[PDB]
Solved structure of RNA (crRNA), together with DNA, 78 nucleotides shown. The PDB entry is titled "Crystal structure of Lachnospiraceae bacterium ND2006 Cpf1 in complex with crRNA and target DNA (TTTA PAM)". Ions in the entry include magnesium and sodium. Protein in the same entry: LbCpf1. Crystallisation conditions: PEG3350, MIB buffer, pH 5.0. The structure was determined by X-ray crystallography at 2.5 A resolution and released in 2017.
Context: bound to proteins that are not shown
RNA sequence: AAUUUCUACUAAGUGUAGAUGGAAAUUAGGUGCGCUUGGC
DNA sequence: GCCAAGCGCACCTAATTTCCTAAAGGACG
DNA sequence: CGTCCTTTA
Numbered sequence: 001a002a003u004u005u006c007u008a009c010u011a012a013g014u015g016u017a018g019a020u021g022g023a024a025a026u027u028a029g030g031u032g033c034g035c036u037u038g039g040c
Numbered sequence: 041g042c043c044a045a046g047c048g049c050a051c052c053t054a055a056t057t058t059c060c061t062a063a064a065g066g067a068c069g
Numbered sequence: 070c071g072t073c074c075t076t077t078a
Base pairs, nucleotide, nucleotide: 005019006018007017008016009015021060022059023058024057025056026055027054028053029052030051031050032049033048034047035046036045037044038043039042040041061078062077063076064075065074066073067072068071069070
Other pairs, nucleotide, nucleotide, family: 001010tHS002010tWH002015tHS003007tWH003008tWH004020cWW011016cSS
C1' cells in the first nucleotide's frame, strides 16, 4: 500500500486473491444526541 | 443506571421501481 | 432534401 469499484493484501515487482448491476427515481429503516411527558 | 411515547437535528443504510433500442417520425434549416 | 432530435412498438 497501487484497483472499474470494494474488501483483504504486496502475492516477487507498476501489481496478487476473491467479489462486483449500473443509472435514475421513489420510499423506508437504523444509530446517536437534545427537548417534552412518563415507567423501572 | 436502564427504558417508553412523541418532536427535532445529524449521519449511514437499503428496498423497489424503470431502462439497458432500432427505426419511424418529424421539426427545422 | 439532409440532419438532428423525438417518439414509437